This is an experimental structure of RNA (putL RNA) with a sequence from Escherichia coli, together with DNA, with 143 nucleotides shown.
The entry also models magnesium and zinc ions.
The 2022 paper behind the entry is "Structural insights into RNA-mediated transcription regulation in bacteria".
It was solved together with DNA-directed RNA polymerase subunit alpha, DNA-directed RNA polymerase subunit beta, DNA-directed RNA polymerase subunit beta' and DNA-directed RNA polymerase subunit omega.
Released in 2022, the model rests on cryo-EM data to a resolution of 4.1 angstroms.

Context: bound to proteins that are not shown
RNA sequence: UAGACGAACGGCGCGUCUUUAAACCAUGCGUCGGGAGCGCGGCGGGUUCAGGAUGAACGGCAAUGCUGCUCA
RNA sequence: GGCUUUUUUG
DNA sequence: GCCGTGACTAAAGGCAAAAAAGCCTTCTCGCTAATG
DNA sequence: CATTAGCGAGAA
DNA sequence: TTTTAGTCACGGC
Numbered sequence: 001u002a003g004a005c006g007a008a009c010g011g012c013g014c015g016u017c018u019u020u021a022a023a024c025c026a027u028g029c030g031u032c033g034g035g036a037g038c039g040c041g042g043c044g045g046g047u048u049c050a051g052g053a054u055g056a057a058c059g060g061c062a063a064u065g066c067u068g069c070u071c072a
Numbered sequence: 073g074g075c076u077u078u079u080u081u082g
Numbered sequence: 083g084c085c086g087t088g089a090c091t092a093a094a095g096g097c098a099a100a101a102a103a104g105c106c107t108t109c110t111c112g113c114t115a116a117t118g
Numbered sequence: 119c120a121t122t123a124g125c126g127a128g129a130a
Numbered sequence: 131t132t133t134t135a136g137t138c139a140c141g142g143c
Stems, first nucleotide, its partner, number of pairs: 002018005009033005035071004039066002044061001046058001048057001049055002073106010083143012107130012
């Protein structure tokens, strides 16, 4: 110089590292943006139970995504 | 941008 | 003892402007900055 | 080059 | 500071 990460995605900023996702902080750094409803499923978090710090199931909501229909 | 303090006007 | 009186306490006291300013608790610590 | 202030953040 | 009302505490016959 470049690449990667930083509560879901992406862009830019900032911090760290160099092929690794870590390190930072802790309502997990900042700003902005996602045409909408119905369908699938679950990111994410919660409840119950069991096990004896661990595991299983669950759907009120719901991330990135996918086939179809209506709407400015 | 709320309060407080002054000064002035009617 | 019960009506009457004194002492204590609560509430409120022009409406509009303008102009200025000052400022929004006090005691304590590690890395960076101020001092020698 | 060593020492202390201090300052922004935290709490009584 | 000033005015007044409302309320609690004492009193005197």